Entry title: Cryo-EM structure of E. coli RNAP-DNA elongation complex 2 (RDe2) in EcmrR-dependent transcription. This is an experimental structure of RNA (9-nt RNA transcript) from Escherichia coli O157:H7, together with DNA, with 40 nucleotides shown. The entry also contains DNA-directed RNA polymerase subunit alpha, DNA-directed RNA polymerase subunit beta, DNA-directed RNA polymerase subunit beta' and DNA-directed RNA polymerase subunit omega, not shown here. The reconstruction used 76,916 particles. The entry is indexed under Transcriptional factor, TRANSCRIPTION, TRANSFERASE-DNA complex, promoter escape, multidrug recognition.
Context: bound to proteins that are not shown
RNA sequence: GCAGUCUGA
DNA sequence: CGCCGCGTCAGACTGCA
DNA sequence: AGTCTGACGCGGCG
Numbered sequence: 001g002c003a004g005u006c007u008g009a
Numbered sequence: 010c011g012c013c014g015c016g017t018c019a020g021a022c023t024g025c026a
Numbered sequence: 027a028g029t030c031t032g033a034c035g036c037g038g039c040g
Base pairs, nucleotide, nucleotide: 002024003023004022005021006020007019008018009017010040011039012038013037014036015035
Other pairs, nucleotide, nucleotide, family: 001025cWW001026cWW
C1' cells in the first nucleotide's frame, strides 16, 4: 500500500 | 444485452505479495 | 488453464 473482519457516529 | 452507478468520517485486528 | 470455480443485485440507459 491492499484485501478481509469488526466497530463507532 | 452490456455498462454505469450505488453517503461520509473514524478506530481496531488479522494475512499478503 | 481446471476449477471436486461462482452465481446467489437493481435500476436506468443506450